[PDB]
Description:
An RNA with a sequence from Homo sapiens: 35 nucleotides with solved positions. Ions in the entry include zinc. Deng et al. published it in Mol.Cell in 2025: "Biochemical profiling and structural basis of ADAR1-mediated RNA editing". Entry title: Cryo-EM structure of human ADAR1 in complex with dsRNA derived from HT2C gene in the pre-editing state. Method: cryo-EM, resolution 3.87 angstroms. The entry became public in 2025.
Context: bound to proteins that are not shown
RNA sequence: GGGCU
RNA sequence: UUCGUUUUCCUAU
RNA sequence: AUAGGAAAAUGAACAGU
Repeated sequence: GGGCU
Repeated sequence: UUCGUUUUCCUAU
Repeated sequence: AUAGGAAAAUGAACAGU
């Protein structure tokens, strides 16, 4: 960085 | 969990 | 036309993993 709530 | 847009539905005006 | 309530998604924060 990602990603559910 | 909120903050906040439009459309749509409803209330009333 | 107005304020209020409701479905949808839309943009930032957010803590458990």